[PDB]
The PDB entry is titled "A-TRACT RNA DODECAMER, NMR, 12 STRUCTURES".
The RNA has 24 modelled nucleotides.
The structure was determined by solution NMR and released in 1997.
The entry is indexed under RNA DUPLEX, RIBONUCLEIC ACID, RNA.

RNA sequence: CGCAAAUUUGCG
RNA sequence: CGCAAAUUUGCG
Numbered sequence: 001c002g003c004a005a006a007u008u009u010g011c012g
Numbered sequence: 013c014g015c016a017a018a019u020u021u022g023c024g
Stems, first nucleotide, its partner, number of pairs: 001024012
C1' cells in the first nucleotide's frame, strides 16, 4: 500500500 | 444489527 479476518472504544 | 473512529491478527 492492497486483500482478508478479529478486537476495542464511541454514537444510533 | 447499523454507523463512525481507533487498536490488533493473518495473507500478498